[PDB]
Context: bound to proteins that are not shown
RNA sequence: UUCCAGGCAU
DNA sequence: CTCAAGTACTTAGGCCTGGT
DNA sequence: AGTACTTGAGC
Numbered sequence: 001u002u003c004c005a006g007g008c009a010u
Numbered sequence: 011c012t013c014a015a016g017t018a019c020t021t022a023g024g025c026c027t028g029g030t
Numbered sequence: 031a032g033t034a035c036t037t038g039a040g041c
Stems, first nucleotide, its partner, number of pairs: 003029006011040010
C1' cells in the first nucleotide's frame, strides 16, 4: 500500500 | 389483465491512529 | 434500513 476496526471535530 | 411480492440502490465530510 | 421502481401471478 491492502483489508477490517476504533477514535476525533463542543 | 390488474394486484402483491420481486429486486436493487445509496446512507455527509474531513483527519488520525491501530490489528495484519 | 427505507423505499422506490419492476417482476412475477393468479385471474